[PDB]
Context: bound to proteins that are not shown
RNA sequence: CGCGCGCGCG
RNA sequence: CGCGCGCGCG
Numbered sequence: 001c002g003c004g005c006g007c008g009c010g
Numbered sequence: 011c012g013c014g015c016g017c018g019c020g
Stems, first nucleotide, its partner, number of pairs: 001020010
């Protein structure tokens, strides 16, 4: 730097 | 859908 999965928000 | 968080990977 980019991506996945999960969570919390708005 | 984003900001953020956890894990993970390229």